[PDB]
Context: bound to proteins that are not shown
RNA sequence: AGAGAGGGAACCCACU
DNA sequence: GCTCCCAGCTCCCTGCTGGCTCCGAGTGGGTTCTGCCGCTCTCAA
DNA sequence: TTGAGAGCGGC
DNA sequence: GGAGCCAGCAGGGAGCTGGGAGC
Numbered sequence: 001a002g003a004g005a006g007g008g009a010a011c012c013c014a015c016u
Numbered sequence: 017g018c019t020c021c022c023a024g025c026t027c028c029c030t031g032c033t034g035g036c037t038c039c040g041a042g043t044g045g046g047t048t049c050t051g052c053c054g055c056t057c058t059c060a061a
Numbered sequence: 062t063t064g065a066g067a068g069c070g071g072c
Numbered sequence: 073g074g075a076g077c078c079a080g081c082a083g084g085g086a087g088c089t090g091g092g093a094g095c
Stems, first nucleotide, its partner, number of pairs: 011046006018094003022090001025087009036076001052071006
Other pairs, nucleotide, nucleotide, family: 004005cHS008049cWW009048cWW010047cWW019094cWS021090cWW021091cWS023089tWW034078cWW035076cWS037075cWW038074cWW060063cWH061062cWH
C1' cells in the first nucleotide's frame, strides 16, 4: 500500500 | 303528357409518371476538424 | 487620458 | 444510379336521367 480507464465525430491508405 | 330512348354528362373505374431505399464482412492507424465574432472591460495597465 | 490586448459572453 | 411500391392525374364505359319524338 491512497485502485481506474472515457473523449467523440469525420475522412485517406492498405490488410484477408 | 308520357314514356321509351338518346345524347351529351357527370362519374366511376383503369392505365401512366414522380419518389424513398442500401450499396456485404472484419482489421490496422493517422489526421484534422476547436463556437468565432463582437464587444466589453474602461480601467487597470 | 488614450490604445490595444485579454478574456468573457452571444450566436 | 439501382428497381421498385405508389399516388395522383386522365381517359374510357356508363348508366340513369332527362330531351325527344313515338304511340